[PDB]
Context: bound to proteins that are not shown
RNA sequence: AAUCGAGAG
DNA sequence: CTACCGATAAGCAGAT
DNA sequence: CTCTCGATTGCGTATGAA
DNA sequence: TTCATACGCC
DNA sequence: TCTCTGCTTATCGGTAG
Numbered sequence: 001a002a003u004c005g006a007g008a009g
Numbered sequence: 010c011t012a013c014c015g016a017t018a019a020g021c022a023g024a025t
Numbered sequence: 026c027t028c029t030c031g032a033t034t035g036c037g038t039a040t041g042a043a
Numbered sequence: 044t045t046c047a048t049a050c051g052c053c
Numbered sequence: 054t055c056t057c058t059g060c061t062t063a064t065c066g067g068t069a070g
Base pairs, nucleotide, nucleotide: 001034002033003032004031005030006029007028008027009026010070011069012068013067014066015065016064017063018062021059022058023057024056035052037050038049041046
Other pairs, nucleotide, nucleotide, family: 020060cWW036051cWW039048cWW040047cWW042045cWW043044cWW
C1' cells in the first nucleotide's frame, strides 16, 4: 500500500 | 452492366 | 452508502567467484 | 559441481 | 463455475444511373 475474513450501522 | 446505401444477425466497454 | 477490527502478501531459475 | 543471489513465468 | 444494455460490426438486395 493492496487482497481476504470477521463484522457493525 | 452497376455505385450506393438502407432492409436484414452479432463484437466491445461498461455497469451496478 | 459509511465505519471498525483481524489476517495475509503467488510461484519460479540463472551467472560466476572459488 | 556447486554456491550466492539477481532474475523470472501460468 | 449462474447478469444485462447500448453500439463495434455482419448478409443482401434493390434502384436509377